[PDB]
Context: bound to proteins that are not shown
RNA sequence: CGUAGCUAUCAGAGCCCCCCAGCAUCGCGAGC
RNA sequence: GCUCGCGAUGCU
RNA sequence: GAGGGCUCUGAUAGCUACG
Numbered sequence: 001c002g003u004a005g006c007u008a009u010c011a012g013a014g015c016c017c018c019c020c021a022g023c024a025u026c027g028c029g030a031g032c
Numbered sequence: 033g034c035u036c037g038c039g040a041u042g043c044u
Numbered sequence: 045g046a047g048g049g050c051u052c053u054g055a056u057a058g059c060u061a062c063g
Stems, first nucleotide, its partner, number of pairs: 001063017019045001021044012
Other pairs, nucleotide, nucleotide, family: 018046cWW
C1' cells in the first nucleotide's frame, strides 16, 4: 500500500420455526 | 338476532 | 405484537496472517 481470514457491535434484506387471544367468514349441536 | 359448545378457513 | 434459528449485505470499533 493491499488482500484474506477471525471477532463484536450496530443497520438493512431474505428463508424458516414457535407462540399470542382475540377477531372475521362459514358449518354442526343446543339454549334464550 | 344473540349466547353457549364443537369444527373449519383466514386476519392481526 | 412477542420469542427463536439460519443466510446475505454495508458500516463502525477491533484482532490476526501474508506481500
Record summary:
This is an experimental structure of RNA (RNA 32mer 2F Bottom Strand; RNA 32mer Top Strand) with a sequence from Homo sapiens, with 63 nucleotides shown. The organism belongs to Homo, within Eukaryota. Keywords: ADAR, RNA BINDING PROTEIN, RNA BINDING PROTEIN-RNA complex. The structure was determined by X-ray crystallography at 2.59 angstrom resolution and released in 2025. The entry also contains Double-stranded RNA-specific editase 1, not shown here. It comes from the structure "Structure of Human ADAR2-R2D complexed with dsRNA containing 8-azaN and 2'-Deoxy-2'-fluorouridine".